[PDB]
crRNA from Lachnospiraceae bacterium ND2006, together with DNA: 56 nucleotides with solved positions. Keywords: CRISPR, HYDROLASE-DNA-RNA complex. Released in 2020, the model rests on cryo-electron microscopy data to a resolution of 3.9 angstrom. The work is reported in "Mechanisms for target recognition and cleavage by the Cas12i RNA-guided endonuclease" (Zhang et al., Nat.Struct.Mol.Biol., 2020). It was solved together with Cas12i.
Context: bound to proteins that are not shown
DNA sequence: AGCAATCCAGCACGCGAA
C1' cells in the first nucleotide's frame, strides 16, 4: 500500500500462434564528423 | 572562406562497512 492499461526497445512484404528476440540507468565537460550556396 | 547543428568516444563519480 490496489492502478491491476505499458521500463527501454529491436525484428518484419501476410502485426499475430501466448509472434521471435536483447539489454547498466543519470549527469557533466572534453575531440572527430552530416548539407548549403562561390 | 561569407556560419547553423548534432553523433562517437572519451574519463569522474554514485551504486563501502564496521
Nucleotide at each position: 500500500c490496489a492502478a491491476a492499461u505499458u521500463g527501454u526497445g529491436c525484428c518484419c512484404a501476410u502485426c499475430g500462434u501466448u509472434g521471435g528476440c536483447a539489454c547498466g540507468c543519470g549527469u557533466g565537460c572534453u575531440g572527430g564528423a552530416u548539407u548549403g550556396c562561390u